[PDB]
RNA sequence: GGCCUUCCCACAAGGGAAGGCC
Repeated sequence: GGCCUUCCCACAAGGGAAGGCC
């Protein structure tokens, strides 16, 4: 740098956090 889970708001997506890996 990049990927995932979950909690919350909301109306979509999204915002924020903990955690793991190359």
Shown are 22 nucleotides from a PDB entry: RNA (HIV-1 frameshift inducing stem-loop).
The depositors describe the entry as "Solution structure of the HIV-1 frameshift inducing stem-loop RNA".
Sample source: T7 RNA transcript from synthetic DNA.
Staple and Butcher published it in Nucleic Acids Res. in 2003: "Solution structure of the HIV-1 frameshift inducing stem-loop RNA".
Method: solution-state NMR. The entry became public in 2003.
The entry is an ensemble of 20 models.